Method: electron microscopy, resolution 9 angstrom. The entry became public in 2015.
This is an experimental structure of RNA (7S RNA) from Canis lupus familiaris, with 299 nucleotides shown.
It holds a match to the Rfam family "Metazoan signal recognition particle RNA". Clan: SRP clan. The family's RNA type in Rfam is non-coding RNA gene. Rfam links the family to the GO terms SRP-dependent cotranslational protein targeting to membrane, signal sequence recognition and signal recognition particle, endoplasmic reticulum targeting.
The entry has 6 different proteins, among them SIGNAL RECOGNITION PARTICLE SUBUNIT SRP68, SRP14 and SIGNAL SEQUENCE.
Primary citation: Beckert et al., Nat.Struct.Mol.Biol. (2015), "Translational Arrest by a Prokaryotic Signal Recognition Particle is Mediated by RNA Interactions".
C1' cells in the first nucleotide's frame, strides 16, 4: 500500500454518513463521532495491488428522440386512403324460358237478393157483376070454403133462393163452378121414441138419427190485382287483385347474374391533446464498469 462500484433521493454549512436499486473475481466482525474543517479505530490475508486511459464481446445501464409501430382520451372542412358505401354515366357478355299461345294484348267468367233468361223453391195479401124467360122451392102476408078435433079444399099479395137457359151504357177479374158446417131455440126434407089432438083412423108440431140444387155461413179450385222469405240453382253484362276459368291477339321477347368509370357525403387515419412506446427491428447520445491490456503508484 491493497482487500467494490455506480445511479437516485435525504439531515445538512459539509461529508463521511443514511436509505433504495443494479452489478463486478470479491467479503467478515467488534466499537465510536473527528470537528468548523472536512475525517474513525482495531482483527484476517498478501507483492500483489490501487487510480485512470483504450478495446472486442457487450455480459452494460441510462437519457432522449428517431425508425417502426402507434399508446391514452376526444370536436371534427377536406385535399389522401379506408367502413357502409352515396351519387352520375354506360351497357357488355352469358344464361334460361318464350305462337305446347311468354312480357306486352283484348274480351269475358269466378261470391254476388245489380241487369236478362230456365226451371222457380216456397208463402202471402186483397177481390171475384148484373139484366131476364120460365120452371123449383122455402118462408110470410090477406082472404074465401067445409068441419066437433088434428085438419082438409080453393083466390091472391110478397119476400128468399134455387134451375137448365138469354143477355147487359157492366168488369182489372166476373167460371149459370166444387166441398163442408146447417149446431144448444132460428134451412128444408124423411122423422123411430116420446108428445099433442083423435072413439079409432090418422094427423100436427117435432127431438134422436138420416138426408139435401133451393136459409145463412164458410172453405176450394178457377180468376184478376197486389207482395214475395230465399234462391247451397243454370246459361248472358257489372264489381278488389286479374289469381284460378274460357276464347282469341298484334307480335317474337323476356327474365336473371353483373361490369366498367369518375367523385365523395357521414365516420376514420393524415386532426387535437397529454404518460406515445417498450425495446418486438433497431436510433442518437451520454456513461457506470468488469475481462484483457496501456499508463502512473507502493511498506
Nucleotide at each position: 500500500g491493497c482487500c467494490g462500484g455506480g445511479c437516485g433521493c435525504g439531515g445538512u454549512g459539509g461529508c463521511g454518513c443514511g436509505c433504495g436499486c443494479c452489478u463486478g473475481u470479491a467479503g467478515u466482525c467488534c466499537c465510536a463521532g473527528c470537528u468548523a474543517c472536512u475525517c474513525g479505530g482495531g482483527a484476517g490475508g498478501c507483492u500483489g495491488a490501487g487510480g485512470c486511459a483504450g478495446g472486442a464481446g457487450g455480459a452494460u445501464c441510462g437519457c432522449u428522440u428517431g425508425a417502426g409501430c402507434c399508446c391514452a382520451g376526444g370536436a371534427g372542412u377536406u385535399c389522401u386512403g379506408g367502413g357502409c358505401u352515396g351519387c352520375a354515366g354506360u351497357g357488355c357478355g352469358c344464361u334460361a324460358u318464350g305462337c305446347c299461345g311468354a312480357u306486352c294484348g283484348g274480351g269475358u267468367g269466378u261470391c254476388c237478393g245489380c241487369a236478362c233468361u230456365a226451371a222457380g223453391u216456397u208463402c202471402g195479401g186483397c177481390a171475384u157483376c148484373a139484366a131476364u124467360a120460365u120452371g123449383g122451392u122455402g118462408a110470410c102476408c090477406u082472404c074465401c070454403c067445409g068441419g066437433g078435433a088434428g085438419c082438409g079444399g080453393g083466390g091472391g099479395a110478397c119476400c128468399a133462393c134455387c134451375a137448365g137457359g138469354u143477355u147487359g151504357c157492366c168488369u182489372a177479374a166476373g167460371g149459370a163452378g166444387g166441398g163442408g158446417u146447417g149446431a144448444a131455440c132460428c134451412g128444408g126434407c124423411c122423422c123411430a121414441g116420446g108428445u099433442c089432438g083423435g072413439a079409432a083412423a090418422c094427423g100436427g108440431a117435432g127431438c134422436a138419427g138420416g138426408u139435401c140444387a133451393a136459409a145463412a155461413c164458410u172453405c176450394c179450385c178457377g180468376u184478376g190485382c197486389u207482395g214475395a222469405u230465399c234462391a247451397g240453382u243454370a246459361g248472358u253484362g257489372g264489381g278488389a287483385u286479374c289469381g284460378c276459368g274460357c276464347c282469341u291477339g298484334u307480335g317474337a321477347a323476356u327474365a336473371g347474374c353483373c361490369a366498367c368509370u369518375g367523385c365523395a357525403c357521414u365516420c376514420c387515419a393524415g386532426c387535437c391533446u397529454g404518460u406515445g412506446c417498450a425495446a418486438c427491428a433497431u436510433a442518437g447520445c451520454g456513461a457506470g464498469a468488469c475481462c484483457c491490456c496501456g499508463u502512473c503508484u507502493c511498506u